[PDB]
Context: one part of a larger RNA, bound to proteins that are not shown
RNA sequence: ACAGCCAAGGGAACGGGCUUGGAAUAAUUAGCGGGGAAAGAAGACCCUUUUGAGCUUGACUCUAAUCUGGCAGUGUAAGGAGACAUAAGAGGUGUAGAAUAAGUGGGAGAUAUUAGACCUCGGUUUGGUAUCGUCAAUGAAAUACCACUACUCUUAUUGUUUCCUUACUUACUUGAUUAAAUGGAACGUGUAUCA
RNA sequence: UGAUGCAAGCUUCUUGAUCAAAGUAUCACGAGU
RNA sequence: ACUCAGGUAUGAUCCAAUUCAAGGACAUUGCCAGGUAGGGAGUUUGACUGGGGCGGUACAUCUCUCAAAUAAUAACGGAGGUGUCCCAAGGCCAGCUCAGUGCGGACAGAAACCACACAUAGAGCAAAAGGGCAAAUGCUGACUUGAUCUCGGUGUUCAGUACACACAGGGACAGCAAAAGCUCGGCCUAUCGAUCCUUUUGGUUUAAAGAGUUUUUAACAAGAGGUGUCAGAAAAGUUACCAUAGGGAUAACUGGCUUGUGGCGGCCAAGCGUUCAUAGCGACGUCGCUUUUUGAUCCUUCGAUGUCGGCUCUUCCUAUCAUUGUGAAGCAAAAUUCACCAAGCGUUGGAUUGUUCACCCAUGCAAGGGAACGUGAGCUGGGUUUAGACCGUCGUGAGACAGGUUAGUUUUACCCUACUAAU
Numbered sequence: 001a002c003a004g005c006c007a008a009g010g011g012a013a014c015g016g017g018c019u020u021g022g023a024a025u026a027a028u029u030a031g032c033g034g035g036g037a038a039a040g041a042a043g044a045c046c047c048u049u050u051u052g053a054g055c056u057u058g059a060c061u062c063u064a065a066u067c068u069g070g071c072a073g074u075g076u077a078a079g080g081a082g083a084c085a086u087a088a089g090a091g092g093u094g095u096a097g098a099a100u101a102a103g104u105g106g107g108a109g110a111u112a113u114u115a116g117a118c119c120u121c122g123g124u125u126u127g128g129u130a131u132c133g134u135c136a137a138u139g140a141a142a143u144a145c146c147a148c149u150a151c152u153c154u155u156a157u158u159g160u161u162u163c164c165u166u167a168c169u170u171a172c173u174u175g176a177u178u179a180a181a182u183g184g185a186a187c188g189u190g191u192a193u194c195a
Numbered sequence: 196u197g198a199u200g201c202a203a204g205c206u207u208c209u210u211g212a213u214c215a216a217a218g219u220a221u222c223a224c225g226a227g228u
Numbered sequence: 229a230c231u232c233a234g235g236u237a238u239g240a241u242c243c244a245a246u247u248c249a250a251g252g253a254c255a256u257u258g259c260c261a262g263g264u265a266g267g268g269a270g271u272u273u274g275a276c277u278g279g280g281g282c283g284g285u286a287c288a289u290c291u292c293u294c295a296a297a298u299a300a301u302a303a304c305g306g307a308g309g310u311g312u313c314c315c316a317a318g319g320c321c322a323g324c325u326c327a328g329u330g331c332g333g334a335c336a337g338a339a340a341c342c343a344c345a346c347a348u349a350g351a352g353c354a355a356a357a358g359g360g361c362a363a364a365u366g367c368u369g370a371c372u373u374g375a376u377c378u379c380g381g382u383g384u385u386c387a388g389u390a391c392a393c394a395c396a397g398g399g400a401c402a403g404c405a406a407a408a409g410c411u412c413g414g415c416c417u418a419u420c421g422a423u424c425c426u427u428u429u430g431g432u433u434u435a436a437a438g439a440g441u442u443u444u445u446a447a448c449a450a451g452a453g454g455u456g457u458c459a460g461a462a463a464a465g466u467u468a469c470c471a472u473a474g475g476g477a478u479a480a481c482u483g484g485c486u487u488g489u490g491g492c493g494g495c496c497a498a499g500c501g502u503u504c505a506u507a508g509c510g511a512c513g514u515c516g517c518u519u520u521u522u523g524a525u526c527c528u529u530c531g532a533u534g535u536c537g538g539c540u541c542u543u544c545c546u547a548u549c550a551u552u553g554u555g556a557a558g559c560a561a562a563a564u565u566c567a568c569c570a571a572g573c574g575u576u577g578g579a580u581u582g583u584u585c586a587c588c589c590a591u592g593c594a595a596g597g598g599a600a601c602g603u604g605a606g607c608u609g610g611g612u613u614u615a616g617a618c619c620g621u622c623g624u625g626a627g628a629c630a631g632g633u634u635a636g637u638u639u640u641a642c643c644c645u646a647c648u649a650a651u
Stems, first nucleotide, its partner, number of pairs: 002016001005022005027651005034645003038640002046475003051471002053467004059271005065264008075168005081162004085157007102149001104147002110131009173250004182244004190201001192199004218238003225232004274287001275285002288310006311458001312354001313414002318372002322368003326350001328346003332342002353360001355419001357417003376400004381395003389459001402411002425453006433447004483527001484525001486523001488522001490518006499509002535611002537608003541602001542600001544598003549574001551572001553568005576590003580586001616634004620629003
C1' cells in the first nucleotide's frame, strides 16, 4: 500500500497476509484502549557529513577602536647640552734597560758647537769636541729615529646629527559675549623718596 | 612748586526703582503779530 | 516784547582696535609606521576505531609468527623494533680463533694477566628479530675514503608507479691487496619526503624583446632545507540554547544469538556427621540447564518500537515456601529439613527509599521464585534525562560532570481487529 481471526515455524533473528494447525456465516450500535512495532514529527538522544550557526579563547588570520612615533600643514625669536667632523694641546710606572717604550716594523746613526777647505750666503765637505742612543747595556717590543693604529684626559670652531628648555601671535585648540569698556596714557588726589 | 616709582579715580547695613539727558556752555536767535 | 520753532559741544576722557579671556605653533588634522585590539570578523578546531568519547597506532616503516610447506594473505592478533647509530661498526687485505669447557701458573680466589688442549658457530657483527659467517662477514694490525661522478635498468610498494632504500651494469676515476679479485656505504633484512619556494653547487651558458656595458635579476644541470595524517591542509574550545542533511553502515532501548559472568540442577566422592563417604552436607575436580543477572554483539528499528519505579490489571511457568495426597530423616513427641505428583489455591499491611532491589516493623501454619526490559491515546512524571536555578570539583573562559540539589505542557480513538456488552 492492500487492509485487517488466532498459535507456532521459518524469515530483516516479534506476522493480518507466507508455511502448518486451530478456526472461518449478512447488515450493525454502544464501550474499550491489547494490537495496528496505531498516528502526529524527514529523532530534539547517539553517530556521521571534510554541514551550519550561538557563545568563548591569544587556535589561524585580520580589525572598528585606541596608543605611540615620524612627516606635512606650521610662522616668528632666544639660550643651552652631548655626539661626529675639523684645528690645537696634553698623558701610559709590569720584572730589564738610560727610566715609564700603550705597541710594534725596520735599523746600522742623528743633533748642538768650533776650526780648516769650498761658497756671495742660509749652506756643503772634512777633522775635533759636547749629547742620549740603532749598537753597547741586554729585554715584552729596544726608544737615536719617528710614527702607523689606537687608548684615556681637555679645549676652540664650523658644518652636520641626536635634542631639551624657554620668547611672540597671526596658524590651530578651548571658553564668553546685540563681539559693552581691552591695552597704553591724559584731570585732580595721597604715601614713600628729594629740595 | 616740580620730579620721581607704588597706591587712588567708581554707588556698601537697609528685598526698592533706573529708558527717553536734564543741566551747563556756545551759535542758530528764523517765522508770525 | 509776546507767541511758535531748533542744533552742536560738554555732561559721558584721549589715543592703539585685536571682540574679551585661556592655550600656543604643542595638542590638533591628514598619511604611513610599531603596539594593543573575541569588543568583533571570517575561518578552522584528523583518520582507523567491534558507536564514539577515550586510550593505542594496527597512520609512513621492518623481523619472527599468524600464514593453511611457492608466492600473495587480514583483525585494536601474538613477541618486538624504526626517526637514529658509525671515518669504521665503510672499503680491502694479512694474520688470528670465538661462545663455552678442561688443565696448569706467587699476587690469584669462581672470575684479573700468563700458558696449552678441546670446541659448528653454541659468540661477535651499533640497534629489533630472523637469516648468514670461522685462516670470515667476526677479532686485531696495515692502508685508506667507491659513503665518489655521470647515465640508464632492476627489485619492493605493486599503476611492479611516485618516493626512499636495495640489486646487477655502461661511461669515468680510483681505493686496496702480492695479485686474482673486491668495492655506487653499513653481512642481508628499517633508518625518512612531492610541486611551487628558500638556497647552494655546477657550465660560465642563455634571456632580461629598440642597442650595448655593468650592477641586479629570470633561469637550465645536480643536491639540501619538509610536510610522521610520512603520494605533501596552514588551524583551539563549547553547545543540556542549538540547527540541518542523513545514518539502524552506529550507541541507548525491545527481540534474537551467546552464557564467561549470574541463578538453578547433577556426576564422581576425599572428608563432615559417636559409629557409618551420600539422613542432611560435600573438597579437589567435572558435565549441564536457564536466559530471569551482567558482559560480548549490532541482525532488526534512528522520514521515532513511548526510560524506571509505584499505582492498576492479565495469564502462565516451576526449579513447590504454605495448602492436598505422599516417600527421606541421626523426625521419639512437638517441630523443622529433604525429595515427589502438583501452579488447583495463597504468597500480605506498613516506616523509609523514586527505587525494583534493599532495610525494618506487625500478623498469619506459610508472608516461595520466575516469564510476556508487560502495562505513559491508563495514570503519575517522583528518579533518570531539555530550556530557569544553586552548589562541589574542574576549567583562562565559555562550559562540563554518566556528581548532589530545586521548578519544569503527558497530545489523538468516533477507523479496523480483538474484546466487552447490544440487535